[PDB]
25S rRNA, nucleotides 4 to 452 from Paranosema locustae: 449 nucleotides with solved positions. The structure was determined by cryo-electron microscopy at 2.9 A resolution and released in 2020. The sample was in a buffer at pH 7.5. The depositors describe the entry as "Structure of the Paranosema locustae ribosome in complex with Lso2". Rfam match: Archaeal large subunit ribosomal RNA. For this family Rfam cites "Crystal structure of the ribosome at 5.5 A resolution" (Yusupov et al., Science, 2001). Gene Ontology terms of the family: structural constituent of ribosome and ribosome. Ions in the entry include magnesium and zinc. Primary citation: Ehrenbolger et al., Plos Biol. (2020), "Differences in structure and hibernation mechanism highlight diversification of the microsporidian ribosome". Among the 71 different proteins in the entry, which are not shown, are eL33, eL29 and eS26.
Context: one part of a larger RNA, bound to proteins that are not shown
RNA sequence: CACCCCGGUGGGGGAUCCCUCGGCCUGCGCGCCGGGCAAGGACGCGGACGCACGCGAUAGACGGCACGAUCCUCAGACACGACUGCCGGUCUCCGACAGCGGCGCAGCCGCAGACAACCCCCCGGACUUAAGCAUAUCACUAGGGGGCGGAGAAGAAACCAACAGGGAUUCCUGCAGUAGCGGCGAGCGAACAGGGACGAGCCCGCAUGGCAAUCGGCAUCGCCGAGUUGUGACAGCGCACCGCGAACGCCCCGGACAGGGCGGCCACAGAGGGCGACAGCCCCGUAGCAGCGCGCAGCGGAGCGAGUAGCGCUGCUUGGUCAUGCAGCGCGAAGCGGUGGUGGCGCCAUCGAAGGCUAAAUACGCCGCAGGACCGAUAGCGCACAAGUACCGCGAGGGGACGGCGACGAGCAGCCCGCAGGGGCGGCGAAAGCGUGAAACCACCGGGG
Numbered sequence: 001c002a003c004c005c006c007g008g009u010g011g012g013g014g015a016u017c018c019c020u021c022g023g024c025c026u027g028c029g030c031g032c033c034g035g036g037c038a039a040g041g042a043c044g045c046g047g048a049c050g051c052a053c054g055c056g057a058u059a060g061a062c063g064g065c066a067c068g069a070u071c072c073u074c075a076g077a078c079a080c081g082a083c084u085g086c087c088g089g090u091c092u093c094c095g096a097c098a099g100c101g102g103c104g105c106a107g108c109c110g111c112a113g114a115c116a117a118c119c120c121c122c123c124g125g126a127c128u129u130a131a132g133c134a135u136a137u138c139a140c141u142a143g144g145g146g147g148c149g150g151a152g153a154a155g156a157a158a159c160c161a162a163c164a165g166g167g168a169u170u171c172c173u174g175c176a177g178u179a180g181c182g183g184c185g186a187g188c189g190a191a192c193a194g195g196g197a198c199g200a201g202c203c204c205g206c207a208u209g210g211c212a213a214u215c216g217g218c219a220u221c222g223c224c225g226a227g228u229u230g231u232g233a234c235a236g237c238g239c240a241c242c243g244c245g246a247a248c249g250c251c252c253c254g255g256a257c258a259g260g261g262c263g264g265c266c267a268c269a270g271a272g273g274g275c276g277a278c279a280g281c282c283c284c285g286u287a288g289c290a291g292c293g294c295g296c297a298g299c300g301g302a303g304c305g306a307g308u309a310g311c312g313c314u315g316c317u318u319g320g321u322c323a324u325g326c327a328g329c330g331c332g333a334a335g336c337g338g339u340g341g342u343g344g345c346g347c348c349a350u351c352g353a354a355g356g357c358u359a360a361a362u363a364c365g366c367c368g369c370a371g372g373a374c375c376g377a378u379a380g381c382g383c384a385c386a387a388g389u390a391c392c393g394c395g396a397g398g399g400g401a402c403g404g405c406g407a408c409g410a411g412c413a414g415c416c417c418g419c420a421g422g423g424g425c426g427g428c429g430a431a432a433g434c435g436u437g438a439a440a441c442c443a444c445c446g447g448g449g
Stems, first nucleotide, its partner, number of pairs: 003449009017435001018404002022375002024372006031364001033113001040094003043056003047074002053060001062088005070077002099111005118149001119147005129136001133183001159166002170197004180188002201357003204305001213231001214226005236294004243289002248263005264281002266270001272284003310331007336352005391398002405411001412426001414425004428433001
């Protein structure tokens, strides 16, 4: 001299802390797509306009109504209504057709496509568990296909029972981790009750015969059509729905008072937010305060459910066990039939299948609303930000990062130098100058090995 360590200043980086127009969770509400062209897309639309967001050739506020003075970067606009709010118009093009179907049908309609949380139908795994594994399990799930609705599905007993009998469905509790199933291994696994929520019941068919008494369509009180292979019936709805809302002054500190001190005041209002620090009285708010109407008419009622039930076989399924359900095939009923935890037969008991509808209690995402012992920018949604963006992939798809001056009033360019970036004296401000600014690390300085 380098190197290392410690400190100071300056870098470097973005931890910490504080913040939060975001998330997450829960509850409630809503539950409303589509040839009247949806979802989604493409392309366009601003005076200066890229992105984002908005919009559709009426294209960056068109109309009505309400509001009432600003919008703003420039220019401008504006009480002949700024900025807004609510609702309605307009709403390009691609994307729902080789379309398909209904109705006598001059024609009028419907279906398709979206949605995929909830719900219904069909199809249907494997990882996994069994310490291997094949049945089992995962699981009648995931996933795929189809289909609805604001809920859906179910549903008024061919039920449960064995009692002194109950009485649609759905849901909760409960039976019950039970009976049972199970290489009786792993594991799986209901039901009636009892209690409760909620409650609701109905209909077609075999309708007159002194006449289809019924319906559809129309250019309509008349045609045409349906129909005797058989048509036939009204009890429920609607409107209205406000604008206002109490109460504070002085002193101190400070850039600023919502702070401190003193003194009041209001409160059916001391929830919360804003305001230059922590506000019941400054502001927004908060507590508080407002209803109703209109309807309901008639004429059949014993109608009854067949390639079904059941049996046999098979496959699936179930807790369902000599079969729980479902299906296929063979066989194929009855006037009485079904069932009785499910072998056959008999009893007794209890119901009436093979036709249809049905609120409520139940489930649930998006979205809206309100909350919360949630998270607080590597957290919380993937996204607090021009986020499903940038970007990558032939494609199916994959998918980030990034928050913070202040009183939004100031925060400048005066002088010297430099081509300039800039530097230096200055300037504004309480300060910061897109908060705080840790560590790693680095420059210099100081000290020490």